[PDB]
RNA sequence: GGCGUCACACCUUCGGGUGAAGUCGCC
Numbered sequence: 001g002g003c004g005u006c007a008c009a010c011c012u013u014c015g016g017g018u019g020a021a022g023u024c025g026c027c
Base pairs, nucleotide, nucleotide: 001027002026003025004024006022008019009018010017011016
Other pairs, nucleotide, nucleotide, family: 005023cWW012015tWS
């Protein structure tokens, strides 16, 4: 300096992603 997952809310192909915070892993 960048990246993936989750808390909470929203919208919805009801899968995923995204919206103002807080954590965790990578590299």

Method: solution-state NMR. The entry became public in 1997. An RNA structure (16S RIBOSOMAL RNA), in which 27 nucleotides are resolved. Fourmy et al. published it in Science in 1996: "Structure of the A site of Escherichia coli 16S ribosomal RNA complexed with an aminoglycoside antibiotic". It is bound to 2-amino-2-deoxy-alpha-D-glucopyranose (PA1) and 2-DEOXYSTREPTAMINE (CYY).